Notes:
Keywords: T. kodakarensis, ac4C deletion, Ribosome, cryo-EM. Shown are 863 nucleotides from a PDB entry: RNA (16S ribosomal RNA, nucleotides 1 to 870) from Thermococcus kodakarensis. Ions in the entry include zinc.
Context: one part of a larger RNA, bound to proteins that are not shown
RNA sequence: AUUCCGGUUGAUCCUGCCGGAGGCCACUGCUAUGGGGGUCCGACUAAGCCAUGCGAGUCAUGGGGCGCGC
RNA sequence: GCGCGCACCGGCGGACGGCUCAGUAACACGUCGGUAACCUACCCUCGGGAGGGGGAUAACCCCGGGAAACUGGGGCUAAUCCCCCAUAGGCCUGAGGUACUGGAAGGUCCUCAGGCCGAAAGGGGCAU
RNA sequence: GCCCGCCCGAGGAUGGGCCGGCGGCCGAUUAGGUAGUUGGUGGGGUAACGGCCCACCAAGCCGAAGAUCGGUACGGGCCAUGAGAGUGGGAGCCCGGAGAUGGACACUGAGACACGGGUCCAGGCCCUACGGGGCGCAGCAGGCGCGAAACCUCCGCAAUGCGGGCAACCGCGACGGGGGGACCCCCAGUGCCGUGGCA
RNA sequence: GCCACGGCUUUUCCGGAGUGUAAAAAGCUCCGGGAAUAAGGGCUGGGCAAGGCCGGUGGCAGCCGCCGCGGUAAUACCGGCGGCCCGAGUGGUGGCCGCUAUUAUUGGGCCUAAAGCGUCCGUAGCCGGGCCCGUAAGUCCCUGGCGAAAUCCCACGGCUCAACCGUGGGGCUUGCUGGGGAUACUGCGGGCCUUGGGACCGGGAGAGGCCGGGGGUACCCCUGGGGUAGGGGUGAAAUCCUAUAAUCCCAGGGGGACCGCCAGUGGCGAAGGCGCCCGGCUGGAACGGGUCCGACGGUGAGGGACGAAGGCCAGGGGAGCGAACCGGAUUAGAUACCCGGGUAGUCCUGGCUGUAAAGGAUGCGGGCUAGGUGUCGGGCGAGCUUCGAGCUCGCCCGGUGCCGGAGGGAAGCCGUUAAGCCCGCCGCCUGGGGAGUACGGCCGCAAGGCUGAAACUUAAAGGAAU
Numbered sequence: 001a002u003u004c005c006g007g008u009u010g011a012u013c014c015u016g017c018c019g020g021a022g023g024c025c026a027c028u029g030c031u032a033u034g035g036g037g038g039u040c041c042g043a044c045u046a047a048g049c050c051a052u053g054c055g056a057g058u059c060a061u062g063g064g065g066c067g068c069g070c
Numbered sequence: 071g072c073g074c075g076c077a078c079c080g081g082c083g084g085a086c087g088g089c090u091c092a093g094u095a096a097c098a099c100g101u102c103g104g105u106a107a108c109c110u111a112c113c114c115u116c117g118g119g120a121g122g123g124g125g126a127u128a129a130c131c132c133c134g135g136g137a138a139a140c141u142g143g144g145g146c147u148a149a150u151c152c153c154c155c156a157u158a159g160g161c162c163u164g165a166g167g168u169a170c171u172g173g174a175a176g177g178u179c180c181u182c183a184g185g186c187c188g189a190a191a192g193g194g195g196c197a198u
Numbered sequence: 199g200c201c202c203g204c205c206c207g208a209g210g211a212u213g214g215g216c217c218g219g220c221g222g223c224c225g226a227u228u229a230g231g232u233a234g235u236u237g238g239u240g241g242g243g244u245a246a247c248g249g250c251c252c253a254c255c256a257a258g259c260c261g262a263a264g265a266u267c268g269g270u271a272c273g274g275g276c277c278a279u280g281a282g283a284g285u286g287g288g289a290g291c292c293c294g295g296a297g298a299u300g301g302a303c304a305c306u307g308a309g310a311c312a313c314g315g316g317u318c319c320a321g322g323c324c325c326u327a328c329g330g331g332g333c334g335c336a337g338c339a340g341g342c343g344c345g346a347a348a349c350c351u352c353c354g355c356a357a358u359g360c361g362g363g364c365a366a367c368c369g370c371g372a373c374g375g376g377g378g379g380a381c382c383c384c385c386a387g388u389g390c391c392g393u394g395g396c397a
Numbered sequence: 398g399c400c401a402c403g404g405c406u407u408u409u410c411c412g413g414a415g416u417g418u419a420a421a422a423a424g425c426u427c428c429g430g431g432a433a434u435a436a437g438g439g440c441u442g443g444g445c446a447a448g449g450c451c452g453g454u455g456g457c458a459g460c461c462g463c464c465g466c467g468g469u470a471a472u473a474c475c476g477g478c479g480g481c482c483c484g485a486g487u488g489g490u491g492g493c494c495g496c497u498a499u500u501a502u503u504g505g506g507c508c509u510a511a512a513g514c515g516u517c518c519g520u521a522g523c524c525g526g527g528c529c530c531g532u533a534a535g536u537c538c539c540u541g542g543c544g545a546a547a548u549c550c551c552a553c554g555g556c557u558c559a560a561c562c563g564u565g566g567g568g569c570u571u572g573c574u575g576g577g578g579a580u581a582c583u584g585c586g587g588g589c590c591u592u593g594g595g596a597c598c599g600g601g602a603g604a605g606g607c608c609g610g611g612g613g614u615a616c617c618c619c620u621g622g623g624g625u626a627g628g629g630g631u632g633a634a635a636u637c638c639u640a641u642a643a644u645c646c647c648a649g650g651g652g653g654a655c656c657g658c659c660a661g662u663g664g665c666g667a668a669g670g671c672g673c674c675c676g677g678c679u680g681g682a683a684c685g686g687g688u689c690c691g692a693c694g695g696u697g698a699g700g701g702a703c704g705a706a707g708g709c710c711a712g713g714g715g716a717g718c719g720a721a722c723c724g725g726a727u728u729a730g731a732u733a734c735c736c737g738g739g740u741a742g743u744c745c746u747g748g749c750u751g752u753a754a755a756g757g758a759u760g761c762g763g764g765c766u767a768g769g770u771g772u773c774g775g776g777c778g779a780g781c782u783u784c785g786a787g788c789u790c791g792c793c794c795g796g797u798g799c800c801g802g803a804g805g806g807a808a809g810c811c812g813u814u815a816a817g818c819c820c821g822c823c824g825c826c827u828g829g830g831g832a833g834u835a836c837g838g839c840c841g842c843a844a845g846g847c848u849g850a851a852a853c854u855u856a857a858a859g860g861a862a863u
Stems, first nucleotide, its partner, number of pairs: 004020004010863001012861003022494009033386006040379002042344001048342003052339003057082003062079002066075005089297003099221007108214002113210007121155005130145006159187009169178002193202004223269003230260003235257008272294004276287004299320005322333004350376001352375003358372001359370004389405008410430007437483005442464002448478001450477004459466002505826003508809002513823001515703004522696003526590007534583002536579008549567007593693001594690003597686003605679007612656002616652008627638002664671002707750007717743002722738004760822006768800014804811002828855003837848004
Other pairs, nucleotide, nucleotide, family: 008015tWH008858cWH009011tHS011862cWW014510tWS015858tWW016857tHS017856tWS020445tHS021496tWS031380tWH031485tWS036560tSS044347tWS045345cWS046343tSS047090cHS051340tHS051351tWW054371tHS056083tWS056086tWH058362tSS062149cSS063148cSS064077cWW065076cWW078128cSS079149tWS085307tHS085309cWW087313tHH087314tWW088298cWW092296tWS095270tWH097219tWH098222cWW106172tWS107216tWS107246cSS108245cSS110111cHS110212cWW119190tSS120203cWW126149tWH127148tWH128147tWH129146tHS136138tHS136139tHS137330tWS138330tWS150193cWS156190tWH157189tWH158188tHS171175tWH172174tHS175177tHS189205cSS191203tSS192193cHS226265tWH227836cWW228266cWW229261tWS229264tHS230265tSS234237cWH234254cWH235258tWS236258cSS238249cWH243248tHS244246tHS249254cWH275546tWS280283tHS282504cWH283502cWS283503cWS292545cWS297336tSS304315cWW305312tWH306310tWH307309tHS312315tHS321334cWH326329tWS338371cSS339351cSS349377cWS353419tWS354356cHS355372tWH357373tWS363365tHS363366tHS380485tWS384559cSS387435tSS388436cWH389432tHS406432tWH407409tHS407433tWH408433cWH409431cWW409434cWW417423tHS418421tHS431434cHS433435cWH436437cHS436484tWS438487tSS440447tWS444462cWH446481cSS454471tWH458467tHS458471tWW465473tWS500827tHS501827tWW506512tWS511826cSS516667cSS519699tHS520698tWH521697tHS526692tHS533534cHS533580tWS556560tWH580581cHS580582cHS591691tHS591692tWH593691tHS600683cWW601682cWW602681cWW603665tSS603680cWW604663cWH614654cWW615653cWW624644tHS625642tWS625643tWH626639tWS626640tWS627643tWS629636tHS631633tHS633726cWS634725cWS635725cSS635736tWS652716cSS653716tHS661672tWW666669tHS668703tWS704751tWS704755cWS705752tWH708843cWS709842cWS715716cHS719741tHS720740tWH721739tHS726734cWH728730tHS731733cHS750844tWS759816cWH766815tWW767801tHS782785tWS803812tHS810816tWS828857tWS831852tHS832851tHH833834cHS833849tWS834850tWH835849tHS841844tHS
C1' cells in the first nucleotide's frame, strides 16, 4: 500500500484448492496503576416460573360533615 | 366565626411515559400524493346564550353478617351529582334562488314546506 | 367591576382512521389456483368510501415477466468491511408496527376491545375455620431454572419533562446521581540528570 | 542496556484545608512526606521478526493453521540462560468482510487441465443495414416543492489539549413530483433505397432420398458322370468329415446376403449416413444474371422433428457369420486367448426404445489482420489439337487439404477453413471423492432414458513438456 507468500515433481511451466498475513463482533486463559467522555452490560438458549418492596396521582378557589387549637 | 388535619361525594387524569421482538412476506414499512368519503376532550380566534322546577344518595347515627375476601337493613343530607319543561340548536327529505371557496361542488349561504332528536354550572373566589 | 370556570355555532391546530402510484429475501425434487371468488343493480351497516355484509343478474380474476404453496424473518434511518465496484448485518439511539401466560368477548370513556380494570375456557400456582376466595415482572431491583453467555433487593425529585392545580406546589424505579463489570474511545504513569565501569 | 556514587522532581501513592455536590463522592486549587507505591502475555526451523548455546528425553513421550520435526550427537519436544513483537494488555475458539479476477457489470473460463446440448426447425425474449420528414416517451440542461433529527466530511469556538459538546457550510437519504428549453442517439408514426436476405431464368456437378425392372461373380445344398484314401486344422496337435465313397474335377437345378478392382490425398448430405446398371417421382447447394420483392434479418429458453449399432413387440425368412451353449487343446489352474460345431441376432414389412470416443474431443451469424502450393465444380481469357462433353497456362467465385511469416498460447500447437482484434445471442464450469448414488417425480411393454442432493472423507487429484 489498487501488495503478496508456503504447499503436487528426480528437476520445470500451468490449472486448481488448502493455509498464512489485516479489521470488527461474542465467549474464554494469564495478567492488570490513574483520570476523563459516551447512545455499553439476561438480545443469541426458556415470549420459561416468580418470594418481598416500590413504578399514578392531584384539586379546600366544586360539596357536606368530623376532629384539634384561638 | 377563624386557622390546621383525616376520610367520603365530585372533577380531571390513569388509552402517554416505560418493557420485549413471539407473530407478521403484508399497503406491515419507506417516499410521493389524496380524502369534494371521516372522527377529535385539553388549545386559539370570532359570533351568540346561562330562563323555570324537582329528586336521589354516599359521608354521618342505630343494628350488624362473614375465617377471610367482601357485604345487608333503617334514619338524614349537599353540590360544578341526576332528571324534567322551555328556547336556541343538530339531522333527513322535497321544491326553488344562484351569494362563497376551489382546478372541479352529492359542499357552504338565502327562501318555502313536512317531520325526528334536543343544551347549559350565571357556578366559585376577591371586591364596591 | 376583575380572576377561574359552563353550553351552542363557524373555522383552525394536535392526534388519528381510510385510499392510491412507485420500491424493497430464498425455493420448480412447489404448476395451475380462486367459488363472496371477479364485476354489476338495489340495499343494510359504519365516523366514513368499499363484497365490509346481504338479495338478485352474469362469468369473470391471478399466473413461466412464476401465480399458489412452503421456508426464514419485525421494517427503516443506519452498521461492519473493502481502493472502489461490491459483500454481509440490521439488539442498545430516533421514527413506525405488533404484544402483555395461550384464545375469545364486552362495559366506561374524546380516545381501549385496556401492560400495574372486567367476563369465560385451557394450562399452572397461593390462602382456607373446607363454606369459599385470590395471582401470572416481555416495569425497577431481586431470585429459580436454561445454558459458553450478562450488575445494587442503593440516593433524590436539585436539573429535563408529564399529570393535576388560578396559583403556591405535590407526585413520578421516567429522568438524574452514585455502586459493580478487562464494554468502546481519549490522555498519561511505573522515574530523570551527572561521573566512572562493563557490554 | 545494565551496575555503584551523588543530586533533582512528585503526574501517580499516603495524609490534610477549601471549592464542588439536592446531600455525598469523584474531579479542580493549595500544604506536608517520600524513588518511594505500580509489567506482563505470546514467540524464538521455514512462511515470519529473533539462538546453529547448556542440560534432559529418546518414533516413547510430545509438537504441528500448512509445510513438516522426533528412531542416542534434536537450532523444531521439556527446562534454564539469552533474544524478538506488542505492551496495561496480550493469547485461544466460533462468525462476517477482505485476501479471491475461486461468482468475474467493471472483471473469469469451456481442443488436450472442470466445462459446447448428437443434429436441425422455430415461440417468447435479447440484438438488428442506409437517407428524408414529424413527435418528444427514454436521454441532457435550467429552475420550483419534498426526501425528520442523530450518524458521516470540513472549519471556528467551550471543557488543559483531545475524545465530547455548540455554530455554520457540504454531503446522505439508492429517489418522487410541477414547469421551461434541446433534438445528436434510442423508441413511436409516415415516405425512400439496395449492399444483407428471399424469389426467378439458363447451362452444367454430384455414392442426396423413394419406387420399379434387369443382372454379376463368389458361397452353401441337392441330382447325375469320373476317380480312390485320406481331407480339414495348428506354434504342435486333437475333436470333426470320410468306403452309405470324402477332399478334387465335370454337367446341371435351387437358395439367401452383398455389390470387388476402377476408388482418390475425391464427392453429396443438418447430423446420423450414402458406392452394380436402366427408367420414373422428388430435396438442396455452387456458378452466370443493368431479372423481381424491398430489411422481409441473427440467436433462440420453453416446444418439436430426425437420429449408428444393439435391444423389445407382431408377423415372414434364414446362405454365410456368430453372444449363450456343447466339445478338443494349452495351462500349475483356463469359466480366456487357438481349433471344431452352434441358438438368439444380422435380411424384409409395420412399430417402440432415443442411446455412442454420436469427436475437428473446437456452438451459430457478420466485419478486419502476408501468402505459397495442391485438388473438385462453374465461368472468362489465351494457346495446342487425333477437332472429341479433348489437352496445357493464367484469372474470378465457391468448396476441400498441406505448409508457413507477423501474432497468440502453459506448452503441445493454432495460424484468412485462428485456438488473433472487434460487434451480437444461446448452452455449460467453479478442488478431488461420496455420485451420476439415495429420496421424489415425468416418459417407456420392458431393458432403460431425462431430472438430481446430503451426511462423511481427503492434500491434493489433473495438463504439457525435460

It was solved by cryo-EM to 2.65 A. It comes from the structure "Cryo-EM Structure of T. kodakarensis 70S ribosome in TkNat10 deleted strain". Primary citation: Sas-Chen et al., Nature (2020), "Dynamic RNA acetylation revealed by quantitative cross-evolutionary mapping". An Rfam search finds the family "Archaeal small subunit ribosomal RNA" in it. A reference for the family is Cannone et al. (2002), "The comparative RNA web (CRW) site: an online database of comparative sequence and structure information for ribosomal, intron, and other RNAs", BMC Bioinformatics. Among the 62 different proteins in the entry, which are not shown, are 30S ribosomal protein S2, Predicted zinc-ribbon RNA-binding protein involved in translation and 50S ribosomal protein L15.